[PDB]
Context: bound to proteins that are not shown
RNA sequence: ACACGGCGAA
DNA sequence: GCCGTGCGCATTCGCCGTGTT
DNA sequence: TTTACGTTGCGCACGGC
Repeated sequence: ACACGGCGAA
């Protein structure tokens, strides 16, 4: 530092 | 230097498992 | 070795006037 799904969160 | 035609970028931060039927 | 289409608006960049 690019990806998908999640969640946490502002 | 000074305003058009184009291009790029959409708020930011943490972290995980899958990538097949 | 059979899910998956689709728009809407400000600065930063050239760069010919």